[PDB]
Context: one part of a larger RNA, bound to proteins that are not shown
RNA sequence: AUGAGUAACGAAAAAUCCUGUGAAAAACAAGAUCGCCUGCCAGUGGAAGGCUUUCUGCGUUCAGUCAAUCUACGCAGAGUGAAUCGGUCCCUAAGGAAACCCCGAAAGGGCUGCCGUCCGAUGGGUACACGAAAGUGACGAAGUUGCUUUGACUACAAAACCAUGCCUCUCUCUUGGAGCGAAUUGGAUGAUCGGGCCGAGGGCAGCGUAGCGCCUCUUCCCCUCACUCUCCUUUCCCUAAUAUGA
RNA sequence: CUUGAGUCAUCAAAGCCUUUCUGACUCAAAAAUUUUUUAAAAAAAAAAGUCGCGUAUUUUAAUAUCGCGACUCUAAUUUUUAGUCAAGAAGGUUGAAACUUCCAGGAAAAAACUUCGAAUUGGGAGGGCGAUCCUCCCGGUGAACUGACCGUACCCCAAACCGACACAGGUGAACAAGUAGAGUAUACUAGGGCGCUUGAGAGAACCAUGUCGAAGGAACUCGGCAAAAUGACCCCGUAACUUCGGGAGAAGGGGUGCUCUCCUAUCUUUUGAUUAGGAAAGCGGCACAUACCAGGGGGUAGCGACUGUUUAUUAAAAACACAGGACUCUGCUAAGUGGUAACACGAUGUAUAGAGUCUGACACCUGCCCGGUGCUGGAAAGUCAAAAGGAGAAGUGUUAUAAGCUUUGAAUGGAAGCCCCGGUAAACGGCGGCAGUAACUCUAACUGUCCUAAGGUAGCGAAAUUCCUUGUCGCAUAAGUAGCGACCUGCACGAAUGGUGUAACGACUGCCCCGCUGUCUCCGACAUGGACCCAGUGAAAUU
Repeated sequence: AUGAGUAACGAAAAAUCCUGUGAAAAACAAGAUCGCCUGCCAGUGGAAGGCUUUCUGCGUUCAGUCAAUCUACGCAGAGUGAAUCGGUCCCUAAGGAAACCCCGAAAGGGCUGCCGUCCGAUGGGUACACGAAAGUGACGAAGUUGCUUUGACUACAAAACCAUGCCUCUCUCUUGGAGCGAAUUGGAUGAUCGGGCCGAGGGCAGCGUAGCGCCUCUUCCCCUCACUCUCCUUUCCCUAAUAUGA
Repeated sequence: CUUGAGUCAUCAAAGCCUUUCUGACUCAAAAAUUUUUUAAAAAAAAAAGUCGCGUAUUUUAAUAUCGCGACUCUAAUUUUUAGUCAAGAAGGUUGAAACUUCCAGGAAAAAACUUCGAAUUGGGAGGGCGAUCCUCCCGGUGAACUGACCGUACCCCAAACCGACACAGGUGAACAAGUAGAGUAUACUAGGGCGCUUGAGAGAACCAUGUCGAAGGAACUCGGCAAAAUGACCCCGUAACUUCGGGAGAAGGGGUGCUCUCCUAUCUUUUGAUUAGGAAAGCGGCACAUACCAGGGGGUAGCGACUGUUUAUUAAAAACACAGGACUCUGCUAAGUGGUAACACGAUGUAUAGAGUCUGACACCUGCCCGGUGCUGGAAAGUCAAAAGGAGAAGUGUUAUAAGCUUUGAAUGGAAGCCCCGGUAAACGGCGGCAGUAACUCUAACUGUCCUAAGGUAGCGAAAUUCCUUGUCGCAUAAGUAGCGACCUGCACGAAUGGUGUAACGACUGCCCCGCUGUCUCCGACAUGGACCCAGUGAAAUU
C1' cells in the first nucleotide's frame, strides 16, 4: 500500500439558549434554563504513589478520539512561610548487622547471650544533664453502661440628674388610693312625738313588822326630724399596678 | 400569616488536683470585768425589744423612773493561728472510658512519667590560733530568654497513583446536613461537585437491554437454563424425624390506608394538648408492606457429618481440611527436620509431651490370614571384608640355585550381615474350586475330595461399583433406557485405602409435586442503545 474513508470515537447523568471572542464556535468565556452524584465511580481533609500536573500572561506546531479560539498541551514568569501540624530526635517490636566466640576448600555460615553494641515503626514519648535492688510505662475478646449535643426566637438605645452623701435606697422581689367620688351605715351634736320596763309616793288593801290584784306619774331606753365627717362595716365607679411594645 | 413546621446560636459539659487575691463565719488562745473557793485558781454575763405583777416621785415629754417572772433577737476591746465556706483569677488533669463474663490468657523500652540520690556558675545562718575549711537552710532547668533543620504547591475512587491509552479494572483509614426507613439498605433531595472531549437526523432488517401480553401453563430443553413468582411487620398456626440442640420464618392462614372518639402510657424540659399502642364507629379506591426495598415452598434418593479450603486466568466438587479414633517411635545433648559443620527449630516443652502415618462428627460395629513385601526380636555353631599371618614357591646372587634383597602366597584370623527360629495387618497387602446326595422336577440341610497363609464373617447389593442390561417384579405416568422400593445371577461390594445407617447442613448430582411464568404452542406491540444517513476524526486481522 490493501482492507477503507470501513469498524470505532470507550460506564442509560443530558442537554438548551442569549451575548461575546475569533478567520472558523454544538465542543471557549460569562449568564440563564434543565438534569446527575449524597456511607466505595461523583462531596471534605489527607496517607501511599506522582513530582510542578498548581497560578498568571502569551500561543495553537505536538497532544486531546476535533476544523478547538480552550486545556493536565508549547513559551515565559510566579507560587509552598510552623516552638505547637507531619517529620527529625529519644525509646524499643518483628527483623538486620558488627564485635567476641564457634564452625567451614575459598567465598562464607552460625551466635546477639552468662558481663555486650549499632540499626530497624506499622507502636510508646514532648521545656536540662548524671545515677538507681523504688514504682512503672503495660496492653485480650465479647456484652452492657457512657462518649451521642443543648438552647433562644417577645417586638424593648431610657443605661443621660440636681438635694443629702459616710458604698445615699446598708442591700427597695411580691404594700391600693391621701379620689373632694357615691349608696346602706355610722355619729363628736340638739330638741319634739309615740311606745316600753324599773322606780316614786299616798292608797283601795288580809295580820303583831312583811304581802296579792287594782289606781295617779315622769326619769331611763328604743324611735323620728334636723346638724354632721371624726371612727367602723358592705358594695359600685374612677385612677394606679398586675413584665416592654402594640 | 411565614417554628404555614423554620431561622440563628451552641458543639466540652460535669468533675478532680495544685496554687493564688479578697470577703464572711468559727473557734482556739491570751490580755480585759464579776461570782465562788483557797494575793492565787475554777465558772461566767455585758446590748436591746415585747408581755404581766406589786408598789410613789413633776416647775409637768410619767410613753419615764423601783424591784421582779417569762419570751425573742445580736455578737461585741485588742492580737494571732488554724480551718471552713463564698466570689474570682492562673495552671494541669479526667471525661477520651467504666463494669461484668469467658478462655484461646492477651509487646518491649533508666524512652517518657512519679519517687529517691548526688548535683553545676547562686543566696543566707552558726564553727574556725585558716585553708576559703566545716555543718545546717533556701534555690537547683526557672522567663516581657530561646525553640535549629526537613516537608508544606497541586492530584489523591483518579484525565495527575498501578494498569503501553485522558482505559467502565485495582488503590488504607477519618468526615459526610434533611425526609421516608430497623438501618451506613433503598428512593428523593439542598450544600459541594459534575453533565462524563463527537454530533445533526431518520426511527428498516438484525443484535443488545427493558415494559406488557389472549387462551394454555414445562407440552421447551440434556436439564424449568433464563424469566416469572415469593418477599415487610404484627397476630394465629406449625408435621415427619431428632444427636432433644434442632427441624422452624417448617407448611398453612389473617390483618395493614385515612378520619373521628375513647382507653392506656411517653421515665412528654411549655402536660388541662403532643407522640406510641389498642378498641370502636366511619370514609375512598381495582388496589393501603400502593413507588422503592424485600425468603418460592413441599416430598424423596446419592455423596460428604457440620462452619471452612482449593486448580489467580475454562473444574468449588463427592476433592482437601476438620473435631473425633487408632498404630508406631521418642528418657531429654529426646525422637524428628534442615545443614559439611557449628547451630537452629522441636522447646525456655518433658511421655496427660513431641513426631510420623492412616481413618475421618455421631450411632452400631470393625471377621479370617504374618505364606509374600516391608519393619522388628533372638544364646550359640557354621560361613566372611579389610587389618593381622607368612607353610610354601620364585627372581637375582660367589658357587650352579648360600647369605642378603625382592616378588608371590596357602593354613590361620576376622564384625555387621547371611543362614535359621519367631513377632507385627487401625503396617504394605490377600481373603478358592470339583463331585455326589432328600418321598414331583429343580434345589441341596448333608457327604467326599484337591489346594491355600487364609479362603469374604456382620452388613450391604443391576450400587458414583452390574458387561450382558432398557435384567425381572412393584409404585408412579396416557406412555418413565429416569427415579424410588424389591430380588440376588456381586462380569468385577465388604468392614479404619473403614462397613452400614444417620438429625443438622450443601451456589454439590438425581427424581416427584404445588405455585408461577414468552421455556414452549407461536409469536406480537412498544421503549432505550447500536446498526441506517449526513458532517468531523479515523484502526484491524489479511493480501
Keywords: mitochondria, mitoribosome, assembly factor, plant, RIBOSOME. The RNA (26S rRNA, nucleotides 1419 to 2335) from Brassica oleracea var. botrytis has 789 modelled nucleotides. Rfam match: Bacterial large subunit ribosomal RNA. Rfam links the family to the GO terms structural constituent of ribosome and ribosome. The family is grouped with related families in Rfam's "LSU clan". It comes from the structure "High resolution structure of B. oleracea mitoribosome". Skaltsogiannis et al. published it in Nat Commun in 2025: "Structural insights into cauliflower mitoribosome in translation state and in association with a late assembly factor".